[PDB]
RNA sequence: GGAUGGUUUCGACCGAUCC
Numbered sequence: 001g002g003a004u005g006g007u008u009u010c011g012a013c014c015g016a017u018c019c
Base pairs, nucleotide, nucleotide: 001019002018003017004016005014006013007012
């Protein structure tokens, strides 16, 4: 610098990791 979640019977909550 950039990318990569889950939970929740669907309104939302909790910010980590890698190269």